Method: X-ray diffraction, resolution 2.2 angstrom. The entry became public in 2017. The RNA (7SK RNA) with a sequence from Homo sapiens has 58 modelled nucleotides. Crystals were grown from: 30% PEG 1000, 50 mM Tris pH 7.5, 50 to 75 mM NaCl, 50 mM MgCl2. Rfam match: 7SK RNA. About the family: 7SK was discovered as an abundant small nuclear RNA in the mid-70s but a possible function has only recently been suggested. Martinez-Zapien et al. published it in Nucleic Acids Res. in 2017: "The crystal structure of the 5 functional domain of the transcription riboregulator 7SK".
[PDB]
RNA sequence: GGGGAUCUGUCACCCCAUUGAUCGCCUUCGGGCUGAUCUGGCUGGCUAGGCGGGUCCC
Numbered sequence: 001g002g003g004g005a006u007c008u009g010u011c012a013c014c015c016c017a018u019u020g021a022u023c024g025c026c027u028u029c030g031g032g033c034u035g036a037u038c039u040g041g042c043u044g045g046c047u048a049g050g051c052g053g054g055u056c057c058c
Base pairs, nucleotide, nucleotide: 002058003057004056005055006054007053008052009051010050011049013045014044015041016040017039020038021037022036023035024033025032026031
Other pairs, nucleotide, nucleotide, family: 009048tWH012040tWH018021cWH020034tWH027030tWS042045cWH046049cWH
C1' cells in the first nucleotide's frame, strides 16, 4: 500500500440566526416562510459529507 475501525483539524458540506441583508414566494393584509444569493455564528457538527492528519485492528 490493502481490507476495516475510531478520533481529530478544516471546508457555505451539515446545522443555527432575519433576535442580520437583499431578493423571491404565500397571505385571512395582521403577518408567515433562512425558499434563493449572501452575511454572522464552533463554549454549533453528523451514530463525519469532502479533503488532510493521529491512533488502532486483521